[PDB]
Context: one part of a larger RNA, bound to proteins that are not shown
RNA sequence: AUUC
RNA sequence: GGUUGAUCCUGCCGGAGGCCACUGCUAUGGGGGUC
RNA sequence: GACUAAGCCAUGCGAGUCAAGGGGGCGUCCCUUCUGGGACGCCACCGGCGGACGGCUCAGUAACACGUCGGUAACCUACCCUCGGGAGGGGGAUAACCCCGGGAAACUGGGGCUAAUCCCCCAUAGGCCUGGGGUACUGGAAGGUCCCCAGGCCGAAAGGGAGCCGUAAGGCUCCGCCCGAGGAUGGGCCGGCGGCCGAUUAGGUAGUUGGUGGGGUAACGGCCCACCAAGC
RNA sequence: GAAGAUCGGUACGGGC
RNA sequence: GUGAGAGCGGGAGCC
RNA sequence: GGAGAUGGACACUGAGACACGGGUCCAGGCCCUACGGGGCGCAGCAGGCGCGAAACCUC
RNA sequence: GCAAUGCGGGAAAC
RNA sequence: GCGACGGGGGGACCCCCAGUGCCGUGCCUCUGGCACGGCUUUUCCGGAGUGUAAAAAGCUCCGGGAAUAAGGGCUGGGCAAGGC
RNA sequence: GGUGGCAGCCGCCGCGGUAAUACCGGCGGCC
RNA sequence: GAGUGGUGGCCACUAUUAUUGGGCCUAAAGCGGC
RNA sequence: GUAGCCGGGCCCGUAAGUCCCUGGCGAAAUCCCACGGCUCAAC
RNA sequence: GUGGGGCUCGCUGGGGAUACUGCGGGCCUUGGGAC
RNA sequence: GGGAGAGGC
RNA sequence: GGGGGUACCCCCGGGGUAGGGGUGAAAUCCUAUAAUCCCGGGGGGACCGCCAGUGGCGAAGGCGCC
RNA sequence: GGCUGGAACGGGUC
RNA sequence: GACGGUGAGGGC
RNA sequence: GAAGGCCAGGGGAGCGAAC
RNA sequence: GGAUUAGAUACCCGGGUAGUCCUGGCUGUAAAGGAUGCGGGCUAGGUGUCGGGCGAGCUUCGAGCUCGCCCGGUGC
RNA sequence: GUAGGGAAGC
RNA sequence: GUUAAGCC
RNA sequence: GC
RNA sequence: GCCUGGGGAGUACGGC
RNA sequence: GCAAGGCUGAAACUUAAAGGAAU
Numbered sequence: 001a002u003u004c
Numbered sequence: 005g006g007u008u009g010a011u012c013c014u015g016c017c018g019g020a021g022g023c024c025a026c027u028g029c030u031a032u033g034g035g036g037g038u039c
Numbered sequence: 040g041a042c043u044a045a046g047c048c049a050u051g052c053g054a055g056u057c058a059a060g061g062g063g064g065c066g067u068c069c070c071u072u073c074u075g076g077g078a079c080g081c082c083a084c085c086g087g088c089g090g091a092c093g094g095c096u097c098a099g100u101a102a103c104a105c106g107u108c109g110g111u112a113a114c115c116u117a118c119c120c121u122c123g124g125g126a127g128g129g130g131g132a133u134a135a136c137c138c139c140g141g142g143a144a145a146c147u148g149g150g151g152c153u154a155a156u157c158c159c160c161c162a163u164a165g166g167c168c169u170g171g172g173g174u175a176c177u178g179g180a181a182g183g184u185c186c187c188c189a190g191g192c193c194g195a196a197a198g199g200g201a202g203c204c205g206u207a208a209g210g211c212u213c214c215g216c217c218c219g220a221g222g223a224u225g226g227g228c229c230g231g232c233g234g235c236c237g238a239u240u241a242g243g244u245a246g247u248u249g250g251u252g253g254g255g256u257a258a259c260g261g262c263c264c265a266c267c268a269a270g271c
Numbered sequence: 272g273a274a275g276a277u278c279g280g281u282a283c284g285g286g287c
Numbered sequence: 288g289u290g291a292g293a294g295c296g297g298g299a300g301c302c
Numbered sequence: 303g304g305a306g307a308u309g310g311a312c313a314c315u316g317a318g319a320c321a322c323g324g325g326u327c328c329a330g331g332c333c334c335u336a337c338g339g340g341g342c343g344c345a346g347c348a349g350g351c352g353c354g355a356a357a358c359c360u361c
Numbered sequence: 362g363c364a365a366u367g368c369g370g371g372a373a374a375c
Numbered sequence: 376g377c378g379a380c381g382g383g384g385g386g387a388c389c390c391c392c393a394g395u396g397c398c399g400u401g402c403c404u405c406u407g408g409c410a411c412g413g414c415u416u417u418u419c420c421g422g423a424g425u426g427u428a429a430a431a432a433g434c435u436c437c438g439g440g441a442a443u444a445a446g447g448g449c450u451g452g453g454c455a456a457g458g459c
Numbered sequence: 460g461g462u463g464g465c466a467g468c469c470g471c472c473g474c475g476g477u478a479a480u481a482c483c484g485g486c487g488g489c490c
Numbered sequence: 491g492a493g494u495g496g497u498g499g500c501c502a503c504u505a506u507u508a509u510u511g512g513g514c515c516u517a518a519a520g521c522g523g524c
Numbered sequence: 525g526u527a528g529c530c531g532g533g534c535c536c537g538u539a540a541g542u543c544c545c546u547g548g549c550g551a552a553a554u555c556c557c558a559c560g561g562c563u564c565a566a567c
Numbered sequence: 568g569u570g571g572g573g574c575u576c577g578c579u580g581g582g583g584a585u586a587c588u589g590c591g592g593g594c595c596u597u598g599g600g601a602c
Numbered sequence: 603g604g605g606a607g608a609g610g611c
Numbered sequence: 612g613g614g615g616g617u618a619c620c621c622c623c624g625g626g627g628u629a630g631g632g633g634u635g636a637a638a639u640c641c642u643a644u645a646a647u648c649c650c651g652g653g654g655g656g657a658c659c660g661c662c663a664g665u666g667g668c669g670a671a672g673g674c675g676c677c
Numbered sequence: 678g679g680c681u682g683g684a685a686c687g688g689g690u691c
Numbered sequence: 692g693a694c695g696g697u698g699a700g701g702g703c
Numbered sequence: 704g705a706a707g708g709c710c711a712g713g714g715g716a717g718c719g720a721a722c
Numbered sequence: 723g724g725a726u727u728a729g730a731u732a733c734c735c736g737g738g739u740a741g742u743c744c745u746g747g748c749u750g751u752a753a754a755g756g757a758u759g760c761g762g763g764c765u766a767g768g769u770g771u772c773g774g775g776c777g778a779g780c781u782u783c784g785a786g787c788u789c790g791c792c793c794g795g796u797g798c
Numbered sequence: 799g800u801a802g803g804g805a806a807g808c
Numbered sequence: 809g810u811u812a813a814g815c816c
Numbered sequence: 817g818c
Numbered sequence: 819g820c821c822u823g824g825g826g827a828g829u830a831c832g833g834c
Numbered sequence: 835g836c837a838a839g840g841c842u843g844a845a846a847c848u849u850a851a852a853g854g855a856a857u
Stems, first nucleotide, its partner, number of pairs: 004019001005017002009857001011855003021501009032393006039386001040353001046351003050348003055088003060085002063082008095306003105233007114226002119222007127161005136151006165193009175184002199214006235280003243271002247269008283303001285302002287297001288295002308329005331342004359383001361382001362380001366379001367377002370375001396414008419439007447490004451472002457486001459485001460483002467474002512821003515807002523703002528697003532595007540588002542584008555572005561567001598694001600691002602688001603686001609681003613677002615659002619655008630641002667674002707749007717742002722737001723735002759818002762816003768798013803808001823849003832842003
């Protein structure tokens, strides 16, 4: 953290 | 994380987060609420 | 104590209030008291209002049940507010109380006596239906409201209670009773739109859909009948 | 009434 | 209630 | 906002009910009788039994 | 426990 | 008058704010523990007032005293932590 | 330090066959 | 950390429901043809 | 090939869809922000 | 608690605009068809 | 209009 | 609708005489009622070789003598 | 030999 | 002079 | 709408499920 | 029926019914495969081949031959 | 066979 | 890979 | 675009 | 028009 | 549908791979  | 002696895919299962109901072990204090 | 049990329940409580509506019972005092009349305080009974709200649960329901915008010119409303009017004349029973009871109890009988803001009559006001005229009001629009004739049916009220000034007469306040017009409060009814799953459910409906004439309702409506169509 | 009637299943609706 | 959002799921307790 | 008062029907009073602590019938349970009869449904607050994995003081 | 918030009754205190 | 509503009783219901000591000097394996000296009283025990329909909690003071207070899961990888 | 394909663990992949960082216990350590 | 674990349910994880935004030669999937 | 969905270029009209402005509505509680009262907070 | 927003994305009375979609009329030939 | 073809009976 | 092409099977007649066929190897089978092989005739049913071409036509299945 | 379906090309044709 | 594409059910 | 299969009526050289 | 084999319900060999063929119906199935649904616009080139048209050059004057370009099919 | 596409074969 | 399994 |  | 891990299974039941 | 068969089409339960292209 609009993620691996 | 998982298919192979090693590789790249498709695809499903599991981990890691929040809330609700029951439950094991264990518990010093106060306040608020539509429990 | 929502998920299973909208299963079953011992015991206590969860809806009363008014003495300024009315006759009684009992008690304490004051005046005289044979007798009584007062004042004061409790008690039940008749009577009025309330008990249709509040509190609990989610079984039923796929529906005008609910949300939202509109309609009722098709309807009811005790308590409350404003304005306009009215309160005349009669009649009656019964609880409470006394006498006697019945029944295991829950309950309940007969006779006597009494009052009211209890109940019933007469009058007037008023209400409703139909037919004929006139055009005063609101409204977008009158089967609505207002005025005049006519035939009918229904049909009110408690001047009661409390306190002072009243020698008395009578006032002066406070709470009240009935009718009409409107409002307010609480509802009834109607419409358009919006929100689940199944085709291994494909046809469904016969007061069913509409019309005409009625009944019933507070009120419109197949809400319910009689008759005519074949609709949905 | 295939723009899903009828029937069956499961559920009180909403603000949240 | 959950999710960045688009959405998906529930509708006992208060009105 | 709607619906219900053990299940299914139906009425009296009232402005308002077909009325949870008012009335009648059927069905199904339960209680008191002296055996002739007569009563009662907490989905109100506490409290008890049952059912369950699953929920409090008879102030 | 009816002291507060409300409801029913009462002219009112209640 | 009112089991509406208000007040308490029981309960790991939800959310917010705290405690289970602090300081100085030494020693140790230096995070943490131990030894000396000092301090405070949220919390705990006993009282006064206020609070409340009456009580109980709560709040302001007074006396004593570090005294009364830590568990549950995990320890090969995912995934923080032992090659004993 | 015990046990020895036994007992047991294991959401998944996988440990245990007498020299078990993976089971049981002690002492350490992490959230 | 006064809490911390086990079991069941919903959302996310998931672009494994795709309007935004998925696929169909050989992996699931173009009707035998018009 | 039927319903449905998607449909070539220019001119005139309309104003249903669509866009802008403005009246009447969609209860309270619940959500976000600042200030104020309980010690601050939750409320 | 006092104010400012949001939420129930939904309904309804009016005024204005004409690019696109819909509807009415006129005119074409590139798509399709006929010869 | 001039041509192409195992299209069918 | 009509006309053909070779090939194959059966029957009749002429020649000739001991094997033919088939397998990895064999056997069943045919043959002195004269087979296999060669020649002259009759009958029948199916199929259209080479040319022929990631050539042609058809919606696909499919379509080849003149 | 007869009947018949479709397509390509050429086209200031409808 | 837009008479077009695709085509649920249905047909060959 | 290939092949195969079935229902009636024909045909049957070659090949050839079952045997 | 004959063989092979441990067995041989087969593969190999000799025979053989249905069927394969024609006429009228039914069935509606395949690796029915380009394992690739159909219509429209756009995005380098190179090189074969089939049908039509145009231009140029040959020619035995052939409905013939070779080369280039446009449209539509079919391959690398 | 270029750009582009694809897990790669293509 | 213009006879797309490329962009719309 | 279906 | 069709697909949503591998089997059970193109099976059971119902319909044409 | 004469028949053989065609079209439509689940669940209980079971399993950690099944499947593709290339080294």
The PDB entry is titled "Cryo-EM structure of a Pyrococcus abyssi 30S bound to Met-initiator tRNA, mRNA and aIF1A". An RNA structure (16S rRNA, nucleotides 13 to 891) from Pyrococcus abyssi GE5, in which 857 nucleotides are resolved. Kazan et al. published it in Nucleic Acids Res. in 2022: "Role of aIF5B in archaeal translation initiation". The reconstruction used 382,130 particles. It holds a match to the Rfam family "Archaeal small subunit ribosomal RNA". A reference for the family is Cannone et al. (2002), "The comparative RNA web (CRW) site: an online database of comparative sequence and structure information for ribosomal, intron, and other RNAs", BMC Bioinformatics. The family has 86 seed sequences and 709 matches in Rfam 15.1. The entry has 29 different proteins, among them 30S ribosomal protein S24e, 30S ribosomal protein S10 and 30S ribosomal protein S8e. It was solved by cryo-EM to 2.6 angstrom.